[PDB]
Context: bound to proteins that are not shown
């Protein structure tokens, strides 16, 4: 610079 | 019953 997981709010069929 | 967003939080090329 990137790729992800996790929470917690908000969305889509 | 899953996806996207925003955040925090961790991790990784």
């Nucleotide at each position: 610079c990137g790729a992800c997981g996790c929470u917690a709010g908000c969305g889509u069929c």
Primary citation: Lassig et al., Elife (2018), "Unified mechanisms for self-RNA recognition by RIG-I Singleton-Merten syndrome variants".
Shown are 26 nucleotides from a PDB entry: RNA.
Crystals were grown from: 0.1 M MOPS pH 7.5, 17.5 % (w/v) PEG 3350, 0.25 M NaSCN, 3 % (v/v) 2,2,2 trifluoroethanol.
It was solved by X-ray diffraction to 2.89 angstrom.
It comes from the structure "Structure of the RIG-I Singleton-Merten syndrome variant C268F".